[PDB]
Context: one part of a larger RNA, bound to proteins that are not shown
RNA sequence: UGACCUCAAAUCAGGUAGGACUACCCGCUGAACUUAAGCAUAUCAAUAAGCGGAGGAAAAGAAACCAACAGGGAUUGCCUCAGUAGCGGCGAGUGAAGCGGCAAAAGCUCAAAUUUGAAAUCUGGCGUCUUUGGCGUCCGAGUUGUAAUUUGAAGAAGGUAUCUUUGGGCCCGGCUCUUGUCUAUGUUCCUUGGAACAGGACGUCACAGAGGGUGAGAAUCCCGUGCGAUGAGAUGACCCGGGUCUGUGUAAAGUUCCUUCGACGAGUCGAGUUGUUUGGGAAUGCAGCUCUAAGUGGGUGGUAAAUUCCAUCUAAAGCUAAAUAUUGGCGAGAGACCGAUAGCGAACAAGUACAGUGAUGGAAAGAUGAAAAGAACUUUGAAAAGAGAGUGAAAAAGUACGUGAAAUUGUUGAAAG
RNA sequence: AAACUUUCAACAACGGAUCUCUUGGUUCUCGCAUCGAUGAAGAACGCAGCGAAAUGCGAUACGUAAUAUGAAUUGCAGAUAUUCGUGAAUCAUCGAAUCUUUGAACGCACAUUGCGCCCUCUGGUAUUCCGGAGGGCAUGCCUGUUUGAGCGUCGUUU
Numbered sequence: 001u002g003a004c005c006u007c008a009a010a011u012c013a014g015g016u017a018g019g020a021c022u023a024c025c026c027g028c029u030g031a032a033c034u035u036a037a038g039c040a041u042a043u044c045a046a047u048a049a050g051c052g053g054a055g056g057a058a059a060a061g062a063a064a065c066c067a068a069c070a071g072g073g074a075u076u077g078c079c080u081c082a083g084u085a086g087c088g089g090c091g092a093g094u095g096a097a098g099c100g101g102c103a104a105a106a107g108c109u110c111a112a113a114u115u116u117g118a119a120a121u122c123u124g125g126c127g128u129c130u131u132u133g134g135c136g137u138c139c140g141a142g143u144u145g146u147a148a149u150u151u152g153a154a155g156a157a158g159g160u161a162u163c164u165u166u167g168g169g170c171c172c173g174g175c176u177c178u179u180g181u182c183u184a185u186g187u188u189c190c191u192u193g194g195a196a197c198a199g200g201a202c203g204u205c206a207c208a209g210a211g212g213g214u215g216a217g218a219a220u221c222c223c224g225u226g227c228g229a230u231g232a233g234a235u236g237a238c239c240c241g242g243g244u245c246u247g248u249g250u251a252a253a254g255u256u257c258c259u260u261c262g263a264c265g266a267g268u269c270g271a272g273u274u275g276u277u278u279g280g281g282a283a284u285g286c287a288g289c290u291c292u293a294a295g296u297g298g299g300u301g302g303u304a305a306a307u308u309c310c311a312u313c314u315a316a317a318g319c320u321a322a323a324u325a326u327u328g329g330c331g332a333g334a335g336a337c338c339g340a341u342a343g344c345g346a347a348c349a350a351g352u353a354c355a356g357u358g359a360u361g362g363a364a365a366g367a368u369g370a371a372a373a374g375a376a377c378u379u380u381g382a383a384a385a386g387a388g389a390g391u392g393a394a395a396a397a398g399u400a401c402g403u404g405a406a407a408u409u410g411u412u413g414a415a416a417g
Numbered sequence: 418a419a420a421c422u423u424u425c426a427a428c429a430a431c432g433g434a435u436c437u438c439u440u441g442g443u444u445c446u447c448g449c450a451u452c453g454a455u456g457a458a459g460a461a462c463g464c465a466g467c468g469a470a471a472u473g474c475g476a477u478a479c480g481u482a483a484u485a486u487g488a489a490u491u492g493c494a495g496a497u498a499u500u501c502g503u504g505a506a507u508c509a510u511c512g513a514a515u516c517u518u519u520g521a522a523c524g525c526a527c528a529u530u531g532c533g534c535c536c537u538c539u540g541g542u543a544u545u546c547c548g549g550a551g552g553g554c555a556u557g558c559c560u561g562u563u564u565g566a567g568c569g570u571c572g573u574u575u
Base pairs, nucleotide, nucleotide: 002571004569005567006566007565008564009563010562012561013560014559015558016557017556019452024055025053026052027051028050035042039089065072066071076103077102078101079100086094087093107319108318109317110265120146121141122140124138125137126136127135128134129133155261156260157259158258159257163254164253165252166251167246168245169244170243171242172241173240174239175236176234177233178232179231180230181229182228186202187218188201189200190199191198203220204219205209211223212222213221270291271290272289273288274287275286276285297314298313299312300311301310329449330448331447332446333445334444335443337442338441354361355360366438367437374401377388378387379386380385402436408430409429410428411427412426413425414424415423416422417421459519460518461517462475463474464473466493467492481513483510484509485507524532525531533554534553535552536551537550538549539548540547541546
Other pairs, nucleotide, nucleotide, family: 001572cWW001573cWS003570tWS018454tWH018555cWW019457tWS022024cHS023056cWW023326cSS024054tWW024325cSS025058tSS029049tWS030048tHS031047tWH032045tHH033044tHS034043cWW036091cSS041091tWW042092tWS055057cSS056325tWS056450cHS057324tWH060075cSS061074cSS061321tHS062106tWS062107tHS062320tWH063073tHS064269cWS064298tSS065312tHS067069cWS067311cWS068301tWS074322tWW075323tWW081098tWS082097tHH083084cHS083095tHS084096tWH085095tHS088091tHS088092tHS096279tHS103323cSS104322cSS105321cWS106320tWS106321tWS111151tWH111264cWS112150tHS115145tHS116145tWW119142tWS119145tHS121146cSS123139cWW154262tHS160256cWW162255cWW183227cWW184205cSS184208tWS184224cWH192196tWH193195tHS193216tWS194215tSS195215tSS196197cSS196198tHS208225cWS210224tHS214218tWH216217cSS218221tHS266294tHH267268cHS268293tWH268316cSS269292tHS277284cWW278280tHS279302cWH294297cSS303304cHS328450cWW338342cSS339347tWS339439tHS340347tWS340366tHS340439tWH342347tWH343441tSS343442tSS345350tSS346350tSS349470cSS350364tHH351352cHS351362tWS352363tWH353362tHS356358tHS368372tWH368397cSS369371tHS369373tHS369394cWS370393tHH371392cWS372395tWW373391cSS373397tWW374398tSS374399tWS375389cWS375398tHS376389tHS381383tHS381384tHS390398tWW391395tWH392394tHS392397tHS403435cWW404433tSS404434tHS405433tHS406432tHS407431tHS453521tWS454523cWH456521tHS456522tWS456523tWW457522tHH458520tHS463478tSS472479cWW480514cWW482511tWS486506cWS487504tSS487505tHS488499tWS488504tHS489505tSS543546tWS
């Protein structure tokens, strides 16, 4: 004077997490009502409520599988298996799987290997460029192991006959999605009516006679409908067809045969016991505790054990579309649905008014008329109102508004007591 | 005999049934995958020429920009608004913005519009006090940077 390891601080450079939603999804936790004609095991139910975590799907997934066949071959779903094997105070009840037919199909990645003739790998700063990034450079990470190489279906290292296949970037198209513009034929005559959109006559169009609007049932009045045509925007390593520029292809990969090899996941498998769960029954899975491996070993083969075989996979590491689910969100199309005490609680300034300290609880309430044309004016009245008038097709439509039932009531008339 | 009671009819009441409607509901199907620290969902308070609510919006406040379109809005009023046009109205479309006080809610706190601290600018004769404007200061974790701690520990020198 400096490394290293471990551990700190900073308003250090740059990031990331939390919360919301609820229909479906992955887990944890977890009842009781109920049924058993009582009830405790059981059942409800591995459900409700509670907690944690996602996505457009999730999960599962390329066999430590199913089988016992002449064998199938990742996962998922449907039909079936099958109300079956089984479980069950063998009572009430409950209850899968293999095969088979189909929908959809898709395969793979690490760890364990010396690059050792060269950490070939990567984050970041700085600079620059044509910027989901490239190039250059410098720190840092990293040998307590970052790249290339291999994943059991194999594969490696040597030798081997040669053969077969092939990288990337833009530009215009197509496809996909969204969106703009554009389109046939009567408003001809008579009657009713306030209004013709009704009836009658004569028609027209129709790849358009769906639907809606307009003063009543309108293909032909209007918007649309049907038929297409033509623009604009997007989008796609992981869709294809062309172009076009670079392909640095003595490279990369596959194919035949021979030899030597062939690393393959540990408090894990497995065993006991405890609890829970399952159809799993001398114990199906999961979990806790105790014990605790092996290398042709290990698991499984639905009756516990020892002995002998056989069959079949290859755990304790990892990714992956589709078929499947969907009382939420977004966007649409529908119905032998309901028609304002119905249908959502809510057709209306409805989760509103209102209640409760609070958690929470939670209504009622649609309709004048085609059009306010919502009654000018006169008169009586303090006024509200009334009476005339006026508008209207109608005021037997006046907002205390279509129709205006019953209970209940007034008046008039009739009758009875 | 009246009155009264009861019954019936007409008209008028009371009430809102019935009928007929329906921008609502319910159920089924088809298609899609898009919340949030780049601050969501939700809350509070505001905003219009004249508004209480609903709807919309945020001091740029029933909206600003942009694109499209093409003459309205309308209850009244009114342009220093518009018409062969950068042009009325338009959540038509929407790619740029604004987005108060909050809220996972982030300086600390919150039954308070309470209390700090840092940077730049600025006013008051001011590095220090008071005022104003703008920009900042949460936690866990990851990568990196810098500054460190420990006889944990390596090398060297007395």
The depositors describe the entry as "Structure of the vacant Candida albicans 80S ribosome". This is an experimental structure of RNA (25S ribosomal RNA, nucleotides 3 to 419; 5.8S ribosomal RNA, nucleotides 1 to 158) from Candida albicans SC5314, with 575 nucleotides shown. Lineage of the source: Eukaryota > Ascomycota > Saccharomycotina > Debaryomycetaceae > Candida albicans. The entry has 75 different proteins, among them Ribosomal 60S subunit protein L31B, 40S ribosomal protein S25 and Ribosomal 60S subunit protein L32. The 2022 paper behind the entry is "E-site drug specificity of the human pathogen Candida albicans ribosome". The entry is indexed under Candida albicans, ribosome, cryo-EM. An Rfam search finds the family "Eukaryotic large subunit ribosomal RNA" in it. Rfam links the family to the GO terms ribosome and structural constituent of ribosome. The entry also models magnesium and zinc ions. The sample was in a buffer at pH 7.5. It was solved by electron microscopy to 2.32 A.